Solved structure of RNA with a sequence from Rattus norvegicus, 40 nucleotides shown. The structure was determined by solution NMR and released in 2025. The organism belongs to Rattus, within Eukaryota. Muller-Hermes et al. published it in Nucleic Acids Res. in 2025: "Unique conformational dynamics and protein recognition of A-to-I hyper-edited dsRNA". The entry is indexed under A-form, Duplex, RNA. The entry is an ensemble of 10 models.
[PDB]
RNA sequence: ACUGGACAAAUACUCCGAGG
RNA sequence: CCUCGGAGUAUUUGUCCAGU
Numbered sequence: 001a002c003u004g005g006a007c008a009a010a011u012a013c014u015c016c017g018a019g020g
Numbered sequence: 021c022c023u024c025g026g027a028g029u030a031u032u033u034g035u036c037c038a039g040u
Base pairs, nucleotide, nucleotide: 001040002039003038004037005036006035007034008033009032010031011030012029013028014027015026016025017024018023019022020021
């Protein structure tokens, strides 16, 4: 350099429950 | 509509590991 894999973070959305 | 909690999905970025 190349190939494969893993990990972490951020963002958005969807659903459920409770309260007001 | 607002607030709180939980779950799931997608997207984006970064890091680490191994192989050749």